[PDB]
Context: one part of a larger RNA, bound to proteins that are not shown
RNA sequence: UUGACCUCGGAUCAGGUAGGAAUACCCGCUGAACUUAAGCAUAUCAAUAAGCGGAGGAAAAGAAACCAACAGGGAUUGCCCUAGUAACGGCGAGUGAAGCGGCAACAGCUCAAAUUUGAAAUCUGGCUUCGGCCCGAGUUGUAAUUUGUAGAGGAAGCUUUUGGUGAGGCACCUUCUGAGUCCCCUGGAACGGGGCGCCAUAGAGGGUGAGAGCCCCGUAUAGUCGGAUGCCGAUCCAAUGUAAAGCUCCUUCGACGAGUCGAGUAGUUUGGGAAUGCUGCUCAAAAUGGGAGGUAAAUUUCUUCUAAAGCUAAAUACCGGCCAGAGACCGAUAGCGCACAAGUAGAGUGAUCGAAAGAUGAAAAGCACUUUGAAAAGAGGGUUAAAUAGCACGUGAAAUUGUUGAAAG
RNA sequence: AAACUUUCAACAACGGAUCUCUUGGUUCUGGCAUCGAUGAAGAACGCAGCGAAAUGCGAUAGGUAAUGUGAAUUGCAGAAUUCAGUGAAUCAUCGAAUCUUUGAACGCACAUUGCGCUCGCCAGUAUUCUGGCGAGCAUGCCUGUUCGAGCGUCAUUU
Numbered sequence: 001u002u003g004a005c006c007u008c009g010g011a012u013c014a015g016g017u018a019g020g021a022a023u024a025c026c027c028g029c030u031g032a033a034c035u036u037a038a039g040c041a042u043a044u045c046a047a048u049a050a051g052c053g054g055a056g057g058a059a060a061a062g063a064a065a066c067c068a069a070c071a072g073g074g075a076u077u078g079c080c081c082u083a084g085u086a087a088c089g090g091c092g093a094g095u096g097a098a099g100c101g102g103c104a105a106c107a108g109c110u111c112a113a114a115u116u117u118g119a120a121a122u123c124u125g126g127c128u129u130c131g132g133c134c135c136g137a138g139u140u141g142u143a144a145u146u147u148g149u150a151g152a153g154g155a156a157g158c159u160u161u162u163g164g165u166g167a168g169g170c171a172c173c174u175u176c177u178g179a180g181u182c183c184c185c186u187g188g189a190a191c192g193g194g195g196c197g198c199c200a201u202a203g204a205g206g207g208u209g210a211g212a213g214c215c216c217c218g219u220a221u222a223g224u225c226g227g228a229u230g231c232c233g234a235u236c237c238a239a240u241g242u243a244a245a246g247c248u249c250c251u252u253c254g255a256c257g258a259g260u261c262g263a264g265u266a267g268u269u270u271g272g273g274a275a276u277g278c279u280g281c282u283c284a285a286a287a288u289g290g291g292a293g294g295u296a297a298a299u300u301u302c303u304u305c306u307a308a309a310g311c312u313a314a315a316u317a318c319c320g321g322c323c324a325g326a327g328a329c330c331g332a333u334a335g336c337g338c339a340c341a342a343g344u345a346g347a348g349u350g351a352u353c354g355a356a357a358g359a360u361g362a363a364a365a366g367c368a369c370u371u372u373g374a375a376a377a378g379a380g381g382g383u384u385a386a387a388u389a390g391c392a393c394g395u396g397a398a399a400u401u402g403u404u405g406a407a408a409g
Numbered sequence: 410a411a412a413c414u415u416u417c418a419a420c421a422a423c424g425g426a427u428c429u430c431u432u433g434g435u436u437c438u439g440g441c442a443u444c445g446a447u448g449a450a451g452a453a454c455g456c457a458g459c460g461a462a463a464u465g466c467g468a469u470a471g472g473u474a475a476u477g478u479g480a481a482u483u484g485c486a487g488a489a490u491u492c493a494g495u496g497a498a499u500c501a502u503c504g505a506a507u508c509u510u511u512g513a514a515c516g517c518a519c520a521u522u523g524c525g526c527u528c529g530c531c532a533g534u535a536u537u538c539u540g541g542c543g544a545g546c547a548u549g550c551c552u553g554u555u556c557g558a559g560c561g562u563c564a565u566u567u
Stems, first nucleotide, its partner, number of pairs: 002564002005561001006559006013553006020444001025056001026054004036043001040090001066073002077104004087095002108311003111257001121142001122137002125134003151253002154250001156248003164236001171229001173227001176223002180196001181212001182195004197214002199203001205217003262283007289306005321441007329434002346353002358430002366393001369380004394428001400422010451511003454467003458485002473505001475502003478498001516524002525546009
Other pairs, nucleotide, nucleotide, family: 001565cWW004562tWS019446tHH019547cWW020449tSS023025tHS024057cWW024318cSS025055cWW025317cSS026059tSS030050tWS031049tHS032048tWH033046tHH034045tHS035044cWW037092cSS042092tWW043093tWS056058cSS057317tWS057442cHS058316tWH061076cSS062075cSS063107tWS063312tWH064074tHS065261cWS065290tSS066304tHS068303cWS069293cWS075314tWW076315tWW082099tWS083098tHH084085cHS084096tWS085097tWH086096tHS089093tHS097271tHS104315cSS105314cSS107312tWS107313tHS112147tWH112256cWS113146tHS116141cHS117141tWW120138tWS120141tHS122142cSS124135cWW130131cWS150254tHS153251cWW155249cWW159245cWW160244cWW163237cWW165235cWW166168cWS166234tHS167168cSS168169cWS169170cWS170230cWH172227cWW173226cWW174225cHS178199cSS178202tWS179213tSS186190tWH187210cWS188209tSS189209tSS190192tHS201220cSS201221tWS204218tHS208212tWH210211cSS223224cWS257308tHS258286tHH259260cHS260285tWH260308cSS261284tHS269276cWW270272tHS286289cSS295296cHS319439tWH320442cWW330334cSS331339tWS331431tHS332339tWS332358tHS332431tWH334339tWH335433tSS335434tSS337342tSS338342tSS341462cSS342356tHH343344cHS343354tWS344355tWH345354tHS348350tHS360364tWH360389cSS361363tHS361365tHS361386cWS362385tHH363384tWS364387tWW365383cSS365389tWW366391tWS367381cWS368381tHS373375tHS373376tHS382390tWW383387tWH384386tHS395427cWW396425tSS396426tHS397425tHS398424tHS399423tWH445513tWS446515cWH448513tHS448514tWS448515tWW449514tHH450512tHS455470tWS457460tWS457471cWH458486cWH464471cWH467468cWS472506cWW474503tWS479496tSS479497tHS480496tHS481497tSS535538tWW
């Protein structure tokens, strides 16, 4: 001088990702008091409300360091029972599980700890996309094998593997499918009454000028007019063994998770009581070791699992979001605060608080025209079945009021 | 005797009870799982022939494209050529678009329609100034890229 490596930076470098909303149900943290105890302080309310963080259609849990003590069951979850029981508690008020049993559902798996070592066999990115190539990651370990139910190495035997083609039978929507407007009366209008008929795998419901199976939409059975996609199999036809999977065998081995287990102490929690779980601090392990076996300890046995790494559907919760179906529910002071331009008008600086208000008629046919009045309106007149329905509109009670009539003081 | 006060009836008032109803509520049951930096929920302002609100929508604004139906909308004229229409409607479906200012809100701020910076194009005698138009500039983190720093450190030259 140059080139590496390690660590730390810059960039509007190339490509990505997070936040917020929602939070009914779910996973955590934090965390009260009112109240009960006929007072009150432990207790209880409550491991709840409020507060904070994080997901999904479910979440969480989950394939035993389990339960048991039996002739043993065998991941998780949920229901019934266990059971208002064992237990806890100023042993007061009160609180309070779990094993077993019956059932719903059912499902098992992936790593670390081994040398591919006769060949990093692995992967992101760029280009090419035409097979591949080039940087980089990585040996402080990416592929393959193995996970304790085992496994690895043996040597004998047996055995295993791939593509295709689709009926239709579901799941999606979408068109179509029965029968009177027959006669008389009332009525403004038959959807009423009386008579005569028809359909029904359809007499659910609604509309139409009043109680309509046959006036209209729909309603009941399939089966047809179609088309979008992806799930499953019943018949049939193709193949092949590299070096991959099992099964029986016994000899040899057989790595198995550390500031963890455990112990003391403090706080909290629990039915968990010489301490059930969690957390802080101090101490701090071992290899047939360790944990558990509901009374602390020492000694000796026994039983059952294998913690300190991880994934996984169903049975379960929830009406907050979307969409449906119903009710011995309410019926406009009821039912949601809101049947209505309702979280609106309005109030408050603000956090927030928050109403009242449905109904003319079948159809506006919503009163032409004349007359009095400045006008609002009135009187005639007209619409209607009805204005004793005039938009101050279905009916129109009472309180309260006016006129008339009848009485009394 | 009248007036006044009290009682009752008819009619007329005030008021909105009662009756009947109901595109509403409430509860239960069944099915489904789908917000957002590719910019959500919410907010503001706008858009109709004649609109204040409600609803809908965003300068493509009571909406466009596409598909289906098949002759409307309606308070008035306006569509009558849209009548085979090669297609009305405040229709239904919805797979393509548009989507103002904001908002987790993202150039810095915002009690301001404030102040900036980079690139490209156009015009003004313009690489520097001015105006118009377009595309951009947040933070944390990840993988890689490239540019570096440190006697942290290796080897060689030296």